[PDB]
Context: bound to proteins that are not shown
RNA sequence: AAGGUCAUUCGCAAGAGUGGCCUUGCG
Numbered sequence: 001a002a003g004g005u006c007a008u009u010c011g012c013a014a015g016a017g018u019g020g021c022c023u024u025g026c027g
Stems, first nucleotide, its partner, number of pairs: 001024010
Other pairs, nucleotide, nucleotide, family: none
């Protein structure tokens, strides 16, 4: 960095960020 998941936040959804956990790849 990526995916799943718990919590939380943008009134829900959608999508996204943050903290937690399991996992995978590269230097």

The RNA (RNA10) has 27 modelled nucleotides. It is bound to CYTIDINE-5'-MONOPHOSPHATE (C5P). Protein in the same entry: Ribonuclease 3. Method: X-ray crystallography, resolution 2.85 A. The entry became public in 2013. On the sample the depositors note: Cleavage product of a R1.1 RNA derivative. The PDB entry is titled "Crystal structure of RNASE III complexed with double-stranded RNA and CMP (TYPE II CLEAVAGE)".